[PDB]
Context: bound to proteins that are not shown
């Protein structure tokens, strides 16, 4: 960076 | 290597040897003993 | 040269 709402130590699948 | 400390257990964490247990397997039983175990202390070691 | 070579939990007992 992709995706998803509850927007959080967010969340699942990634990649050293 | 010294020097403490093992309440109960978990975290890839379910000990080991030898007799027995009718014979190998799986369960059990009795012995055995030795430390494994963390934890303090430092030259090691360049992750 | 520092620096790290273990983290967590616990309310016990009884047929």
């Nucleotide at each position: 960076g992709g995706u998803c709402u509850a927007g959080a130590g967010g969340a699942c699948a990634g990649a050293a | 290597a010294c020097g403490g400390g093992u309440g109960u257990g978990c975290c890839a964490a379910u000990g080991g040897c030898c007799a027995c247990u009718u014979u190998c397997c799986a369960g059990g039983u009795g012995g055995c003993a030795a430390a494994g175990c963390c934890c303090g202390u430092u030259g090691a070691g360049c992750u | 040269g520092a620096a790290g070579u273990g983290g967590c939990a616990c309310c016990a007992g009884a047929a």